[PDB]
Context: bound to proteins that are not shown
RNA sequence: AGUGCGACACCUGAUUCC
DNA sequence: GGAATCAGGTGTCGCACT
Numbered sequence: 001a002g003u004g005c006g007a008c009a010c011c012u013g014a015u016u017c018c
Numbered sequence: 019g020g021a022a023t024c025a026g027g028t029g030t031c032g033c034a035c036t
Stems, first nucleotide, its partner, number of pairs: 001036018
Other pairs, nucleotide, nucleotide, family: none
């Protein structure tokens, strides 16, 4: 670097309900 | 606005193989 994997975030759209 | 649920995306890093 390419691929794959992991992880924590941040979203976008629908649906239920207040 | 809020309690949840489901689909799908990026932000970014480490890691291990090729």